Released in 2021, the model rests on electron microscopy data to a resolution of 3.6 A. An RNA structure (U1 snRNA; 145-nt RNA), together with DNA, in which 274 nucleotides are resolved. The entry also models zinc and magnesium ions. Entry title: Structure of a transcribing RNA polymerase II-U1 snRNP complex.
Context: bound to proteins that are not shown
DNA sequence: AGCGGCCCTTGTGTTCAGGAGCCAGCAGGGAGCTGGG
DNA sequence: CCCAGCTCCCTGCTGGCTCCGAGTGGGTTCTGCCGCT
């Protein structure tokens, strides 16, 4: 250093955009040809759900040239804060085998594997934040009571107006 | 009362602790088919 | 689980190399001997 | 003073036991299985 039997000390499950349209494939469906559907794929359109291309365009300064004769916008080039069509991936940061393309130890491609993040869903509306006992329900200015009184007010009773 | 399962610390078992300096530790009987 | 047995089918059963050549066992028949009459 | 039983002893036969070439290479098989105590 390997397995083997015991104690002791640490730990949350389920996943990998979603809704529709697939005439193809795979599943080579257990009844004398067959399923349909469905799962697992390829094609197809979209809430656009993130992101990468930054071409076009939009708002102002520096610089350099121009004395210019138009009437169809527009001289070149850095900066400051923006937009954005077409076009690509359906999403991981990190490790691990296995085939192949290779400028062959790097660049990258077709498989999985079970491993962290606090991505989601449920225990999350049942005492601690993600489903209420923090309700908002008022205040003021005039006239309009009574009790105590330090005459300034605590408390109580009415009516109209500003005000939220 | 004892979940599973991963990963480590202890105890125990299972895997060695002095011929290695010699090497031949090796069958036999039947039977059958083939060749000189 | 160790000890005993024994399958040759016909308990009776077919040739397990058959065949030439020593040798050994016996039936056989002659020759010689011998107690009876 | 002859004689059949008795004993010896040699022939032929019939059964029985033993040989049956030198060598050599490869093979496949098998060296218990089943009653009974």
């Nucleotide at each position: 250093a390997u397995a083997c039997u015991u104690a002791c000390c640490u730990g949350g499950c389920a996943g990998g955009g979603g809704a529709g349209a697939u005439a193809c494939c795979a599943u080579g469906a257990u009844c004398a040809c067959g399923a349909a559907g469905g799962u697992g794929g390829u094609u197809u359109u979209c809430c656009c759900a993130g992101g990468g291309c930054g071409a076009g365009g939009c708002u102002u300064a520096u610089c350099c040239a121009u004395u210019g004769c138009a009437c169809u916008c527009c001289g070149g080039a850095u900066g400051u804060g923006c937009u954005g069509a077409c076009c690509c991936c359906u999403g991981c940061g990190a490790u691990u085998u296995c085939c192949c393309c290779a400028a062959a130890u790097g660049u990258g491609g077709g498989a999985a594997a079970c491993u962290c993040g606090a991505c989601u869903g449920c225990a999350u509306a049942a005492u601690u934040u993600g489903u209420g006992g923090u309700a908002g329900u008022g205040g003021g200015g005039g006239a309009c009571u009574g009790c105590g009184u330090u005459c300034g007010c605590g408390c109580u009773u009415u009516c109209c107006c500003c005000u939220g | 009362c004892c979940g599973a399962c991963a990963g480590g610390u202890a105890a125990g078992u299972a895997u060695u602790a002095a011929c290695c300096g010699g090497a031949g530790a090796g069958g036999g009987a039947a039977c059958c088919c083939a060749c000189u």
An Rfam search finds the family "U1 spliceosomal RNA" in it. Its Rfam clan is "U1 clan". Rfam describes the family as follows. U1 is a small nuclear RNA (snRNA) component of the spliceosome (involved in pre-mRNA splicing). Its 5' end forms complementary base pairs with the 5' splice junction, thus defining the 5' donor site of an intron. By type it is a spliceosomal small nuclear RNA. The entry has 21 different proteins, among them DNA-directed RNA polymerase II subunit RPB11-a, DNA-directed RNA polymerase II subunit RPB9 and DNA-directed RNA polymerase II subunit D.